Entry title: Unmodified Glycyl-tRNA(UCC) anticodon stem-loop from Bacillus subtilis. Shown are 17 nucleotides from a PDB entry: RNA. The 2012 paper behind the entry is "Solution Nuclear Magnetic Resonance Analyses of the Anticodon Arms of Proteinogenic and Nonproteinogenic tRNA(Gly)". The structure was determined by solution-state NMR and released in 2012. The entry is an ensemble of 8 models.
[PDB]
């Protein structure tokens, strides 16, 4: 330092080499 999933009318959590 990065990504990934779950739930929808919306919003928005979680976790590691």
């Nucleotide at each position: 330092g990065g990504g990934a999933c779950c739930u929808u009318c919306c919003a928005a959590g979680u976790c590691u080499c």